The PDB entry is titled "A. baumannii ribosome-Streptothricin-D complex: 70S with E-site tRNA".
Solved structure of RNA (23s ribosomal RNA, nucleotides 9 to 524) from Acinetobacter baumannii AB0057, 516 nucleotides shown.
It was solved by electron microscopy to 2.21 A.
Rfam match: Bacterial large subunit ribosomal RNA. On this family, see Yusupov et al., Science 2001: "Crystal structure of the ribosome at 5.5 A resolution". The family is grouped with related families in Rfam's "LSU clan".
The reconstruction used 451,971 particles.
NCBI's taxonomy places the organism under Bacteria, Pseudomonadati, Pseudomonadota, Acinetobacter, Acinetobacter baumannii.
Primary citation: Morgan et al., Plos Biol. (2023), "Streptothricin F is a bactericidal antibiotic effective against highly drug-resistant gram-negative bacteria that interacts with the 30S subunit of the 70S ribosome".
Among the 48 different proteins in the entry, which are not shown, are 50S ribosomal protein L22, 30S ribosomal protein S10 and 50S ribosomal protein L25.
Context: one part of a larger RNA, bound to proteins that are not shown
C1' cells in the first nucleotide's frame, strides 16, 4: 500500500459559572425655605360701622398663586431711607416710572363689588322679585336714604265691656353669629375588671346641651379642734394606701395635725371695700431705622475661607453668606444714638355709673315618704341636697361636736360683694433641644385636606436635590423639520445634558475563558 482490531482528537441548538462592561431601578451616603417639644414675656377675641368662610373681578402680554375691590398688584398724608424699579412660578420682551427722592419700610386716612348672623318678600349660597322718602332726567331710567325678628323704655292708638285691660302702631336702645384650650351648670352609656355575672367597677369617664371670662368657681365659721386651742377662700409636699367603705369579693379611699405659695376684707335703704367706662397729667412700653473695629504675603487648587510665615481688633470669637473649613471680604454682632404719628400698661386727678329691689332674714330650720351626695354601698349611720305631705323657736332663742341623752366648747342659717396664689394657649416676639431628616418628621417640605373614592356623613394619598455661575449645548451629520443619537462647543467634571449630586439589590443583556 490494503483489511482487520484496539483506542485519542474533533460539534453547542442551548445551557452553567467565573469576569469585564452595560441596562432597569432608585437603596445608602450628605443636605433642607418642612414639622416636633419646649423656656420666657405678652395677649386672649372677631361681628349689624355686617364677622369667620366664600363667589366674582381686578394686569400692556394673563394660566395659577399673592395683592388689591368699579378709585381695584391699587389712592392720600406723614415720617424713613438713598440707587433703583414695573409682586411670585418665570424667562424674555415692550412700554416706561426714578436723585424735582422711584420701588421699599413704618403710622394715619379714603375706597372696599356679591353670598354668608344676612336683617325689604323669596330661594336650589353667591340668584329672583319689591316698596317708601328726598332730588334730578324725558321718556320706560340715575343718585342718597330708610323698609327684619325678638327685648326694653316713651308716645299715640284701641275690643268683647261701663271704666280698663288685651291688641295695634311710631320712634329709641340692645342682642342674634363665628372661634382653639381652661371655667360654670343641666343630661349621661357601654365595651372592660370581678378570670362567669346581675351587688359592684369602668365612671360622674366618653358624648349631647347651655352659658362666661382673662381667668372662671370658692371665699370672709350657724367651721374644725378637744392641753380648750385655731381663725375666710385657692393650690402643693405630707400625713397614708393609715383610718375606713366593700356579693368585706374585684376594687375604693378619707380627714384631724404638721410644712409652704398667696395674703383683705367690706356692707344691708342719708348705703362699704371694689369694678367698669369717659377726660386730662405723669411714667413706661411698642409699631420704621442710624453708625458700628482689624490680613498680608506664599503652596495646592476650577475656585481658598485650607498649608507655611508674620500681622491687626475684640464691652464685637453669637449666627449666616461668599466657587473647599473665614474674628479682620459681605450681612451682621457688643456697644452707642433714633419717632410726624399711632397702639398696650401702671400710677394720679375729675365726672358718670355700678356695687345696692337690697335694712339681721318663715312655708325658714326641723319632721314622715323616695332618691341624690359624702372615701362612707342602710349599715350602730350622724352631716348636705330636695320630689312629695307637713312645720318651729324666734336671744331666757338657735345650729354642731358621726344613732342617742346629759354635760362642757364653740359659732350665728334662712340677705350680700370681693384681689393674690390656681387652670388653658387659636394667637404675637426672642430663644432653646444628647427632637426628625423625605418610607422619618404634621395626613401635607412640593399649587394638600389637593388629586382619587363615596348620594352623603365621611375617607383619604403620592410626589424634595443639573451646575459656583445656565455658562441649559451656535454650528455640522444621521432620521418624518418626530424622537433619539454621533460630533462641537461650555464648564473643574456631560458616565454633571434636563426625572441631570451619589447610583447598592432584585431582574434583564452582550463579550472572553472553562464545563456540558
Nucleotide at each position: 500500500g490494503u483489511c482487520a482490531a484496539g483506542u485519542a482528537a474533533u460539534u453547542a441548538a442551548g445551557u452553567g459559572c467565573a469576569u469585564g462592561u452595560g441596562g432597569u431601578g432608585g437603596a445608602u451616603g450628605c443636605c433642607u425655605u418642612g414639622g416636633c417639644a419646649g423656656u420666657c414675656a405678652g395677649a386672649g377675641g372677631c361681628g349689624a360701622u355686617g364677622a369667620a368662610a366664600g363667589a366674582c373681578g381686578u394686569g400692556a402680554u394673563a394660566g395659577c398663586c399673592u395683592g388689591c375691590g368699579a378709585a381695584a398688584a391699587g389712592c392720600u398724608c406723614c415720617g424713613g431711607g438713598g440707587a433703583g424699579g414695573c409682586g411670585g412660578c418665570a424667562a424674555a420682551u415692550a412700554u416706561c416710572c426714578u436723585u424735582u427722592g422711584a420701588u421699599c419700610c413704618g403710622g394715619a386716612g379714603a375706597u372696599g363689588u356679591c353670598u354668608g348672623a344676612a336683617u325689604g318678600g323669596g330661594g336650589g349660597a353667591a340668584c329672583c322679585c319689591a316698596c317708601c322718602u328726598a332730588c334730578u332726567u324725558u321718556a320706560a331710567g340715575g343718585u342718597a336714604g330708610g323698609u327684619a325678628u325678638u327685648g326694653c323704655a316713651a308716645c299715640a292708638u284701641g275690643a268683647a265691656u261701663a271704666c280698663a285691660u288685651a291688641g295695634u302702631g311710631u320712634u329709641g336702645c340692645a342682642a342674634g353669629g363665628c372661634g382653639a384650650a381652661c371655667g360654670a351648670g343641666g343630661g349621661g352609656a357601654a365595651g372592660u375588671g370581678a378570670a362567669a355575672c346581675a351587688u359592684c367597677u369602668c365612671a360622674g369617664u366618653a358624648c349631647c346641651c347651655u352659658u362666661a371670662g382673662g381667668a372662671a368657681a370658692a371665699g370672709a365659721a350657724a367651721u374644725c379642734a378637744a392641753u380648750u386651742g385655731a381663725g375666710a377662700u385657692u393650690c402643693c409636699c405630707u400625713c397614708a394606701g393609715u383610718a375606713g367603705c366593700g356579693g368585706c369579693g374585684a376594687g375604693c379611699g378619707a380627714a384631724c395635725g404638721g410644712g409652704g405659695a398667696u395674703c383683705a376684707g367690706c356692707c344691708c335703704a342719708u348705703u362699704a371695700a371694689g369694678u367698669u367706662a369717659u377726660g386730662u397729667g405723669u411714667g413706661u412700653u411698642u409699631u420704621a431705622g442710624u453708625g458700628g473695629a482689624a490680613c498680608g504675603c506664599u503652596c495646592u487648587g476650577g475656585g481658598a475661607a485650607g498649608u507655611g510665615c508674620g500681622a491687626a481688633c475684640g464691652u464685637a470669637g453669637a449666627g449666616g453668606g461668599u466657587g473647599a473649613u473665614a474674628u479682620u471680604c459681605c450681612c451682621g454682632u457688643a456697644c452707642a444714638c433714633g419717632a410726624a404719628a399711632g397702639g398696650g400698661c401702671a400710677c394720679a386727678c375729675a365726672u358718670a355709673a355700678u356695687g345696692a329691689u337690697g335694712a339681721c332674714g318663715a312655708g325658714u330650720a326641723g319632721g314622715g315618704c323616695g332618691a341624690g351626695g359624702c372615701a362612707c354601698g342602710u349599715g350602730a349611720a350622724a352631716c348636705c341636697u330636695u320630689g312629695u305631705c307637713u312645720g318651729a323657736a324666734u336671744a331666757u332663742g338657735g345650729g354642731g361636736g358621726g344613732a342617742c341623752c346629759a354635760u362642757c366648747c364653740u359659732c350665728c342659717a334662712a340677705g350680700g360683694c370681693u384681689a393674690a396664689a390656681u387652670a388653658c394657649u387659636c394667637c404675637u416676639g426672642a430663644c432653646u433641644g444628647a427632637c426628625c431628616g423625605a418610607u422619618a418628621g404634621u395626613g401635607a417640605a412640593c399649587c394638600a385636606g389637593u388629586a382619587c373614592c363615596g348620594u352623603g356623613a365621611g375617607g383619604g394619598a403620592a410626589a424634595g436635590g443639573c451646575g459656583a455661575a445656565a455658562a441649559g449645548a451656535a454650528c455640522c451629520c444621521c432620521u418624518g423639520u418626530g424622537a433619539g443619537g454621533g460630533g462641537a462647543g461650555u464648564g473643574a467634571a456631560a458616565u454633571a445634558g434636563a426625572u441631570c449630586c451619589u447610583g447598592a439589590a432584585a431582574c434583564c443583556g452582550c463579550a472572553u475563558g472553562c464545563a456540558u